Solved structure of RNA (SAM-I RIBOSWITCH) with a sequence from Thermoanaerobacter tengcongensis, 94 nucleotides shown.
Ions in the entry include barium and sodium.
It was solved by X-ray diffraction to 2.5 angstrom.
The PDB entry is titled "SAM-I riboswitch bearing the H. marismortui Kt-7 variant 3bn is UG".
Huang et al. published it in Nucleic Acids Res. in 2016: "A Critical Base Pair in K-Turns Determines the Conformational Class Adopted, and Correlates with Biological Function".
It is bound to s-adenosylmethionine (SAM).
Rfam match: SAM riboswitch aptamer (S box leader). Rfam 15.1 lists 9,625 matches to the family in 4,158 species. Rfam's curators write: The SAM riboswitch is found upstream of a number of genes which code for proteins involved in methionine or cysteine biosynthesis in Gram-positive bacteria.
[PDB]
RNA sequence: GGCUUAUCAAGAGAGGGGGAGCGACUGGCGCGAAGAUCCCCGGCAACCAGAAAUGGUGCCAAUUCCUGCAGCGGAAACGUUGAAAGAUGAGCCG
Numbered sequence: 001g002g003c004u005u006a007u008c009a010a011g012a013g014a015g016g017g018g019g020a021g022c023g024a025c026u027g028g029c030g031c032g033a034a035g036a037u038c039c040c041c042g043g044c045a046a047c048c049a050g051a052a053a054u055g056g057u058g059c060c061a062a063u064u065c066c067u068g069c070a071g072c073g074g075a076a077a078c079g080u081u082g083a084a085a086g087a088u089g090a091g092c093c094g
Stems, first nucleotide, its partner, number of pairs: 001093008015040003021031003025068001027066002042060003047056003064085001069082005
């Protein structure tokens, strides 16, 4: 990296750091030099390891921000359900 399986509308920052874009991709829409994304600490959380104590991951704007593709509803706008894509853990394969 690919396969399988569970989870993805609950919850989480007066902190510090450092300085350019960031929210995976598209369209839209947001965050951002009055400092984002990201890092530390803190917190949430409870997948795995544990008797626990704790640890290995993960997560803490907006539903995975909405969204793509299909069924159903609808004159349409739009709604709804499920996929897809994507995310995380565990176990495998190469």